[PDB]
Context: bound to proteins that are not shown
RNA sequence: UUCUUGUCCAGGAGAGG
DNA sequence: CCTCTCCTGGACAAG
Repeated sequence: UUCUUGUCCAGGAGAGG
C1' cells in the first nucleotide's frame, strides 16, 4: 500500500568478508 | 557470492 493488527513481496541505495 | 542495513513503493486476510 484508506486505516488498524498480522504474515509476506518488490524496488532502490549503499556498507561489510 | 555471500550477509546486513534503511529508505521507498506494494500484496492478502478480517477488523